[PDB]
Context: one part of a larger RNA, bound to proteins that are not shown
Molecule: Eukaryotic large subunit ribosomal RNA, nucleotides 3 to 411
Organism: Chaetomium thermophilum
RNA sequence: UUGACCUCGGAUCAGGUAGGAGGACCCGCUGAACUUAAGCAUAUCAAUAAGCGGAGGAAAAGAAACCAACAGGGAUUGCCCUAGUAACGGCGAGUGAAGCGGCAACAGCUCAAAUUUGAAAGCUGGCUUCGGCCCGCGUUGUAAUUUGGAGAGGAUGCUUUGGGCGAGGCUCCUUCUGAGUUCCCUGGAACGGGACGCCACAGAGGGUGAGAGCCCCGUAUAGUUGGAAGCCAAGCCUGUGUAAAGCUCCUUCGACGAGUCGAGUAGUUUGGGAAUGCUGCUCAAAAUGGGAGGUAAAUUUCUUCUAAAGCUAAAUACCGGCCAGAGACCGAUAGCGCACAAGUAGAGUGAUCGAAAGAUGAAAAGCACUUUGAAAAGAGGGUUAAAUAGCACGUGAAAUUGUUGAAAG
RNA sequence: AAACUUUCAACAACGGAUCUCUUGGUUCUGGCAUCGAUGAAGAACGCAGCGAAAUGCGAUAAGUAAUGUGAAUUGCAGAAUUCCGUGAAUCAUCGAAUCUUUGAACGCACAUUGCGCCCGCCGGUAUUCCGGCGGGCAUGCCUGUUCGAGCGUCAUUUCAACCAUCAAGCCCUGGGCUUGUGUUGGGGACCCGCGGCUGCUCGCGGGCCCUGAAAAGCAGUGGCGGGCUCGCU
RNA sequence: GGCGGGUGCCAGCCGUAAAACCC
Numbered sequence: 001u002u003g004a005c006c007u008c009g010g011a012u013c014a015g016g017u018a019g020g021a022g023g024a025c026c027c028g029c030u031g032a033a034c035u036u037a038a039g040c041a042u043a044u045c046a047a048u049a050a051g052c053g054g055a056g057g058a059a060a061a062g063a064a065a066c067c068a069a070c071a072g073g074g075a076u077u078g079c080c081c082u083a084g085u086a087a088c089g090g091c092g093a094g095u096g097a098a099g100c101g102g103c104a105a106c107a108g109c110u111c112a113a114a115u116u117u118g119a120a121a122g123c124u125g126g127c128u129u130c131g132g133c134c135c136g137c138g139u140u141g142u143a144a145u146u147u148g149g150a151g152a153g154g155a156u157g158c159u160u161u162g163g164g165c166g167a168g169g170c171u172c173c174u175u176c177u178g179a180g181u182u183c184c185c186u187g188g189a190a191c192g193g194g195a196c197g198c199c200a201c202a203g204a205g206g207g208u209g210a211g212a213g214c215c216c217c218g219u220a221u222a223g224u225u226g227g228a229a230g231c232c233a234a235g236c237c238u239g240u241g242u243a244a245a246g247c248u249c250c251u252u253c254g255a256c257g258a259g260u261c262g263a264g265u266a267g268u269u270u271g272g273g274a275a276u277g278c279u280g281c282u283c284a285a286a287a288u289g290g291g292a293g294g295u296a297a298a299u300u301u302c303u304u305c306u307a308a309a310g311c312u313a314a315a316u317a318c319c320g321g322c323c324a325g326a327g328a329c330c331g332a333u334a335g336c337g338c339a340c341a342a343g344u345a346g347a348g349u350g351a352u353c354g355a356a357a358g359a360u361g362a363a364a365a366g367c368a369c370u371u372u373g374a375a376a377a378g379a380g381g382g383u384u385a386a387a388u389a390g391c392a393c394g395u396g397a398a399a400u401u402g403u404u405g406a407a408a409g
Numbered sequence: 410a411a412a413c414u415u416u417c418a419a420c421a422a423c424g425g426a427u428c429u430c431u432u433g434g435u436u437c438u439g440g441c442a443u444c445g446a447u448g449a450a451g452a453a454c455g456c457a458g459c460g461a462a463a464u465g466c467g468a469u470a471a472g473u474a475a476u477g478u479g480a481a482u483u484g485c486a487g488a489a490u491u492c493c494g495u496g497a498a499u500c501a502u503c504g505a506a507u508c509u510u511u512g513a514a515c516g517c518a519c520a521u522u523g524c525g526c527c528c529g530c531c532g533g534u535a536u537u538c539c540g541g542c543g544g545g546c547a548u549g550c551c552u553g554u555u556c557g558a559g560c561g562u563c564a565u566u567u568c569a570a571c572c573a574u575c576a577a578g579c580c581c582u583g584g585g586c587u588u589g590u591g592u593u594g595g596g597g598a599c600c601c602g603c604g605g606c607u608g609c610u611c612g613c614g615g616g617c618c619c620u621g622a623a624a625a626g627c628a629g630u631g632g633c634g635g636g637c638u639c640g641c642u
Numbered sequence: 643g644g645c646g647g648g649u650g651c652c653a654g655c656c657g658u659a660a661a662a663c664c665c
Stems, first nucleotide, its partner, number of pairs: 002564004006559006013553006020444001025056001026054004036043001066073002077104003081101001087095002108311003111257001121142001122137002126134001127132001151253002153250003157247005162238004168232004172227002176223002180196001181212001182195004197214002199203001205217003262283007289306005321441007329434002346353002358430002366393001369380004394428001400422010451511003454467003458485002473505001475502003478498001516524002525546009575589006593623001594620004599616007631656003634652002636649007
Other pairs, nucleotide, nucleotide, family: 001565cWW012545cWS019547cWW020449tWS023025tHS024056tWW024057cWW024318cSS025055cWW025317cSS026059tSS030050tWS031049tHS032048tWH033046tHH034045tHS035044cWW037092cSS038090tWS042092cWW043093tWS056058cSS057317tWS057442cHS058316tWH061076cSS062075cSS063107tWS063312tWH064073tWS064074tHS065261cWS065290tSS066304tHS068070cWS068303cWS069293tWS075314tWW076315tWW080101cWW082099tWS083098tHH084085cHS084096tWS085097tWH086096tHS087271tSS089093tHS104315cSS105314cSS106313tWS107312tWS107313tWH112147tWH113146tHS113147tWH113148tWW116141tHS117141tWW120138tWS120141tHS122142cSS124135cWW125134cWW126133cWW128131tWS129131cHS130131cWS150254tHS166234tHS167233tHS171228cWW174225cWW175224cWW178199cSS179213tSS179214cHS186190tWH187210cWS188209tSS189209tSS190192tHS201220cSS201221tWS202219cWS204218tHS208212tWH210211cSS212215tHS239240cWS256257tHS257308tHS258286tHH259260cHS260285tWH260308cSS261284tHS269276cWW270272tHS286289cSS297298cWS299300cSS320442cWW330334cSS331339tWS331431tHS332339tWS332358tHS332431tWH334339tWH335433tSS335434tSS337342tSS338342tSS341462cSS342356tHH343344cHS343354tWS344355tWH345354tHS348350tHS348351tHS360364tWH360389cSS361365tHS361386cWS362385tHH364387tWW365383cSS365389tWW366391tHS367381cWS368381tHS373375tHS373376tHS382390tWW383387tWH384386tHS395427cWW396425tSS396426tHS397425tHS398424tHS399423tHS445513tWS446515cWH448513tHS448514tWS448515tWW449514tHH450512tWS455470tSS464471cWH472506cWW474503tWS479496tSS479497tHS480492tWS480494tHS480496tHS481497tSS583584cHS606608tHS606609tHS630657cWS633661cHS655661cWS656660tWS
C1' cells in the first nucleotide's frame, strides 16, 4: 500500500411490521373506604370497586419435580355432591378448600443436551424466457435422527408407502308447487249471521274497508331451477430412489434445562410457618442426584414423581359483534333516559347533566262555491257511516269555568 | 223580586284520565366469529329540480359499475317503456370503482383550505417568470442491499514446479548393444578385496545391521589464476 | 607502471607439473 474479520453507523435504500378503537366474557399489574363484629387492635367488606397494560372467538390452563398409602389413580377444563368438612381465626365477627367418587369432553407432542463429518445435506432475497440463475445468512450450527414409563448403533426377517386430476356428494342462498270471493240478511265497506261446498304432511303469522284455512303474501312435505365457497370422495393418470418406516434381538452405548433450587430476612397473600403462594435483598448448591409424601416401630429403611425450555383442539365464560327464534313480561307517568329528526332540545368554563313529546278518517274524500269581516275567522253550502272525527283532529273522567233550568240564604 | 254565594241537572269549555291499539322496550334461548397505516372508531364540510332535520353518499357526491327481478317513482313538475326488452325502479343482491378536511394521523404547521424539499407534466409571449396538477418526504423495529467509520483485531519482503516420460549412434533389417553422471549424515571386539605403513596401522571400494531430513572440538590434500598485503625498480 | 615474496580470502577451476576461466 492493499485486503479480510469484528463492532458501530447513513440512506425518502428493497420488502414488511406496531401504535388507535372495542373491552360483555378473558390474562396480568396496582389497589381503597363506607359497612359488620369485637375494651382496643388484627379481622370483614376484599385478594372487590376505581386506575394501568395485553388477547380471542373463546381466552387461560394443560400432558405430573401430580394424587395417593390404594387390590391403586394417571394432562388440562367444567357440573354434582365432597362441604359449611378439614384447616386458620378472643377456635369472636367469622373465614373456608382439596383428594376420592358420578358425569360432560377427550389428544397428544416439539426442543437443548450427540459429529452428516464419506461431503450445510438447510434457508431469506431478486433476475427471469418460470426452465433456472446468481446475492447472501449460516460452522460462535441451518437440515435429517432422538426427547428418559424413552432412545441410539449394528444384525436379522417380515411388514408398510408417495404425487396430480377428479365424476359426484354434503352445507348455504335461490325459482315453482292446495282449496269458495257460490246464494240470502245487516252494514259505508263482510273478514259478521244463515245455507250449500272444497283443501288440509299446510286451521303458524300478517294484510285486505268489521273475527278470512280456501281474496293475497306466506305456512307443510317432498321434490325441482340456477349459483357460491369450503370439505369429502367413486374412479383415472402416474410413481423408483439400492428412497423412507414399524417392530424383534443384543459379548456396544444411552447425553435429560443454575444467580436455579436451597438457607436467612422484609412485605404481601392464603383455610394452610412442614413458610399456602409470590416478590425484593444477603449468601449461594448436587449427581447411585433432586422434589414431595408415608412411617414410634429402631432408622431416619418405604412410596411416588423429575423443576428451573416450548406447542396443543374439546367439554367452560360471555351485559360486547352478525343474525335468528321466543315470553303466564311492560303497555306511552309503564317498558331502556330515548315507541317520535333522543343522548336530541336545553344547562354548565369544564368534567358532565339531561328532558317533554304516539292515535283524524277504510280512503284527504283535509270543505268547491256564496256571503260578513282589514284579517284571524264566522255563517250557509258541501265530503263522509259519523265533523257528537276539521289536523288545538279516536274515546274525552275529575279538579276549575260559562249559560240555561230549579231552589235556599 | 233581582244581583251575589251555594247545591244539583243539561249543554258548552279547561284539562288529558279511562278503554282500545302499538314498525318500541325488557328478559330468555339458538347458530356464527367479521375493526384499523390497503388509514379504523369519532369529528367536520359538501352533495337532491324544488330539503331544514333524520337518512344515504363524497366533486363519479339522496350516487357509478356488475348480477337478479321484471314495469315503475310519486308531494309537485319534467323525462320514460315502444312492452315482445341487456330493461323502469327512493327495487333487491353485490365479487368492481369513486371515496373532500381531520382523526392512531404520518412533509411542517390548531389544520391557515397557509408554507418547505425532490421528480415529472400542463396553461399562460417562456431555458430562467407566474399559477396549477400528478407522484413522493413521520417514528420505533426486523430481514436484506449499498455506502462507510474505528491509534478494535489480523495477513501481506511467496520454503512451488521446472534432468532424457526419450534422444544420438550402431550391428549381420529386428531384436539387441553403447553414450546420455544423477546419491543426507552418523554408528556397530561383524566378514573381505586392493594400495601405502619395517611393522602396528591408515586410505579407496565392497557384504551384513541400526537410526525420524536423527547430530555437541577431533580440518586435511598439492597447485593454477584472481583479490588483498609487503618489499625492489 | 613493471618485477619479487606471503595470505584460516576466493558463493573460480584442476589434481599433485600445469591448464582452463578470465580479459